[PDB]
RNA sequence: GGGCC
RNA sequence: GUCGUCUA
RNA sequence: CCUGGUUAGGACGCCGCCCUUACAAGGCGGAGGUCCUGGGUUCGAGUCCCAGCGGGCCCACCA
Numbered sequence: 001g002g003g004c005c
Numbered sequence: 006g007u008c009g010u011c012u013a
Numbered sequence: 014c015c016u017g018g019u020u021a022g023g024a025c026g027c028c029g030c031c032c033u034u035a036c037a038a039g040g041c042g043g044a045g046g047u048c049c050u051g052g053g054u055u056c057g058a059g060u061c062c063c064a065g066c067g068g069g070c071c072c073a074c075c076a
Stems, first nucleotide, its partner, number of pairs: 001072005006066001009025004018056001027043005049065005
Other pairs, nucleotide, nucleotide, family: 007013tWH007021tWS007046cSS008009cHS008045cSS009045cHS012046tWS013021tWS017055tWS021046tWS022046tWH026044cWW032038tWW033035tHS054058tWH055057tHS
C1' cells in the first nucleotide's frame, strides 16, 4: 500500500 | 467494536 | 446485524437459594451491556446510510 472483517 | 470475559 | 419492532440472548463469572454432612458438580433466581462516537433515514435504529475513532485477519511492499 491493497482486500476483508 | 454489545453485560465482568468470550461471544450470538 | 444481512431481513428494523417485547425484558437485550448463550457459556463462563458475581451474589443468593435448593441439592450437599460441606465445597465441587447439577438446578433455580437476581443483578450486570439502552449496544465505540457524531450525523442522518424511518412511526421505530444495536441492526440501514454518511463520516470519524479504536481493533484484528489475509495479500503485498522495505528489510

Solved structure of RNA from Sulfurisphaera tokodaii, 76 nucleotides shown. Entry title: Crystal Structure of tRNAVal from Sulfolobus Tokodaii(Dephosphorylated). An Rfam search finds the family "tRNA" in it. The work is reported in "Reversible RNA phosphorylation stabilizes tRNA for cellular thermotolerance" (Ohira et al., Nature, 2022). The source organism's lineage runs through Archaea, Thermoproteati, Thermoprotei, Sulfolobaceae and Sulfurisphaera. Keywords: tRNAVal, RNA. Crystals were grown from: 80mM NaCl, 12mM Speremin-4HCl, 30% MPD, 40mM NaCacodylate pH 6.5.